Context: bound to proteins that are not shown
RNA sequence: AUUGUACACGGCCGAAU
DNA sequence: ATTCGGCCGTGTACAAT
Numbered sequence: 001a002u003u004g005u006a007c008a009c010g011g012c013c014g015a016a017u
Numbered sequence: 018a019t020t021c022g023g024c025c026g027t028g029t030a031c032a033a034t
Base pairs, nucleotide, nucleotide: 003032004031005030006029007028008027009026010025011024012023013022014021016020
Other pairs, nucleotide, nucleotide, family: 015020cWW016019cWW
């Protein structure tokens, strides 16, 4: 990537055991 | 390992009852 949402998947972080 | 919190990234479906 005209435009964003919803969903799905994945990665990661902060506090204590 | 857990229990709590959260975040950012890449895809599809759809143009709205």